[PDB]
RNA sequence: GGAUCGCAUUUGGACUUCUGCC
RNA sequence: CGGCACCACGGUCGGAUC
Ligand code: SRY
Numbered sequence: 001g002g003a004u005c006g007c008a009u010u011u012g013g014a015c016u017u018c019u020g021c022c
Numbered sequence: 023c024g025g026c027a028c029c030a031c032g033g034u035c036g037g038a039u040c
Base pairs, nucleotide, nucleotide: 002040003039004038005037007036013035014034015033018032019027020026021025022024
C1' cells in the first nucleotide's frame, strides 16, 4: 500500500468536501 | 479533463486487526 472495523454519546481523536461511478 | 451521482457515521490523517 489493500481489505475490514467509525473506532466515536452517529459526525467525532484531527483535516472539513477533502468522494464514487462512468 | 468531461459527464452523472453524494453531507453520507463518504474521502484523508490518526487508531485497531488481518
Ligand atoms: C464526517 N465524515 C466522516 N468521515 N465521518 C462528515 O460527514 C462530517 N460532516 C458531515 N457531513 N456530517 C464532518 O463533521 C466529520 O468531521 C467527518 O468525519 C463536520 C462538521 C463540521 O463542519 C463542524 O462540526 C466539521 C468541520 O466537520 O459538520 C458540521 C456542519 N458543516 C458545516 C454539518 O453540516 C453538520 O451536519 C455537522 O456540523 C453536525 O451534524